[PDB]
Shown are 369 nucleotides from a PDB entry: RNA (Ribonuclease P RNA) from Saccharomyces cerevisiae (strain ATCC 204508 / S288c). The entry also models zinc ions. Among the 9 different proteins in the entry, which are not shown, are Ribonuclease P/MRP protein subunit RPP1, Ribonucleases P/MRP protein subunit POP7 and Ribonucleases P/MRP protein subunit POP3. Lineage of the source: Eukaryota > Fungi > Ascomycota > Saccharomycotina > Saccharomyces cerevisiae. An Rfam search finds the family "Nuclear RNase P" in it. Entry title: Cryo-EM structure of yeast Ribonuclease P. The structure was determined by cryo-electron microscopy at 3.48 angstroms resolution and released in 2018.
Context: bound to proteins that are not shown
RNA sequence: GUGGAACAGUGGUAAUUCCUACGAUUAAGAAACCUGUUUACAGAAGGAUCCCCACCUAUGGGCGGGUUAUCAGAUAUUAUCAGGUGGGAAAUUCGGUGGAACACAGUGGAGCCUUGUCCUCCGGGUUAAUGUCGCUUUUGGCAUUGGCCCCUGCUCCUGAGAGAAGAAAUAUACUGGGGAACCAGUCUUUACCGACCGUUGUUAUCAGAAAUUCACGGAGUUCGGCCUAGGUCGGACUCCGAUGGGAACGGCAACGGUUGUUCCGUUUGACUUGUCGCCCGCUACGGCGUGAGCGUCAAGGUCUGUUGAGUGCAAUCGUAGGACGUCAUUAGUGGCGAACCCGAUACCGAUUACUGCUGCUGUUCCAGC
Numbered sequence: 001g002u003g004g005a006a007c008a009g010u011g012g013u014a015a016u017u018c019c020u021a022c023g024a025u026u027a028a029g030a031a032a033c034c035u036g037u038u039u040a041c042a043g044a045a046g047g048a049u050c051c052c053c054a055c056c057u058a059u060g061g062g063c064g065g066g067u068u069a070u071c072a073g074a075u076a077u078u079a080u081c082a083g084g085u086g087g088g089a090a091a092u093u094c095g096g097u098g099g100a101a102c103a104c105a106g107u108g109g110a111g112c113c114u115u116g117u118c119c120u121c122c123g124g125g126u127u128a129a130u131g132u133c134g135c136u137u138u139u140g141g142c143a144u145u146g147g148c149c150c151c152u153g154c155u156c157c158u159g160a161g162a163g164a165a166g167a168a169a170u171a172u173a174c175u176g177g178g179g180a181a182c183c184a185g186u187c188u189u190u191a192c193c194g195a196c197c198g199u200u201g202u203u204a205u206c207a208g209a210a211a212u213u214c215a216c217g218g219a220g221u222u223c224g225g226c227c228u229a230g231g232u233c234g235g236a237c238u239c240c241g242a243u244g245g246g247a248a249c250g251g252c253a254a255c256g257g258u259u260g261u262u263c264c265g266u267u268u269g270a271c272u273u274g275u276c277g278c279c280c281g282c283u284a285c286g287g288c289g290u291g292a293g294c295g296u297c298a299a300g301g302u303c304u305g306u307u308g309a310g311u312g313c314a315a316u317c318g319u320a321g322g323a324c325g326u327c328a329u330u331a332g333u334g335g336c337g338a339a340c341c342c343g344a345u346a347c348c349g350a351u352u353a354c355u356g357c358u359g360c361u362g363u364u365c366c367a368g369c
């Protein structure tokens, strides 16, 4: 290093096994329950042939009146019936959408101020101009000013989801654990330069010089004054100081400068009822009666206006036969198709409970040489 057996973790995926038949009503919706068989028509709207009587013409025929047979795609039947029924999580005290029309902060109004600055990321690189200092066609270093260049990882309205860290490493940025794929937190992503934002408080008691870049002690460097065998003083930087989890601008908690902050209101309804106004008729001071007419307003009157399930004191069934899968047999059949959980408007993402399959990783045991 390999193969077999077992266990553990994560990712993906599915769940009534499927089909068939049946389950009382002229009181026409009672297997438990729901929905369906309403864009009304037989080119029968002056329908077609045919019977009798009277009229006119004659080689065909037409009109008038009356009873009235046949016909309307399989010469039929008007009064039956069909289909479906809890899922990967419906669960979990999660989140968002159906109000926003692509940021048009969804829109409007009021108040305040720093009065809404076409502004500024800091930072890094190049180019041009100026001034100083050393080499002397000229170049180098410093400071200022102006111009340019520097990264939407992907889908989605939102919520969220997962991919990879070869521009400095072996463990693929940092930190901690995991048995390893890896997990959590801080972060970035064609970065061909990097970037852990600021403020406040906390780390009790001891210890230590000190619990927040207070201060103090020692060493080194540089500058200035007295001064000149270089002694001392002040300022700045760097390093160290026994302790404690500690001296690390490290850990924890709260607050945004983002395009000014804050408040208020809906853009959300359908039927029923009531009021008001509009055209018609009567009457004329506002009035009255009908349109199964329209617009506004109001009302805890209703919402099966309900969904290829839709209940709401909460339906989601029972049995028989056949097909398939697994396991055990004494003659060939028997048992099983599980578990979690049942929504209550729908959808999506995440987590949690169990079975089976699949890939990876880790462990143990056993050998092939």
Stems, first nucleotide, its partner, number of pairs: 002367013017323004023317001032085005047071003051066003055062002087340001091351001094349004103259001108264002112260001113116001123150003128145004133140001154161002173186005197256006217240005223234002226231001270302002272299003276295003279291001280289003324337002327334002
Other pairs, nucleotide, nucleotide, family: 001368cWW015338tWS021319cWW022318cWW032315cSS037080cWW042072cSS054063cWW078079cHS086343tWS088339cWH088340cWW089352tWH090341cHS092350cWW098345cWW110262cWW111261cWW115116cHS121195cWW122194cWW126147cWW127146cWW132141cWW134139cWW135138cWW153162cWW159348tSS170171cHS180361cSS197257cWS203250cWW208247tWS210243cWW211244cWS211246tWS222235cWW225232cWW244247tWH256257cHS269303cWW309315tWS316343tWH316344cWH326335cWW